DNA sequence: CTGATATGC
């Protein structure tokens, strides 16, 4: 950096 | 589909 997931709305 | 984490490369 960009992705992917949680969390939490 | 937006936020800040918490991995994956």
């Nucleotide at each position: 950096g960009c992705a992917u997931a949680u969390c939490a709305g």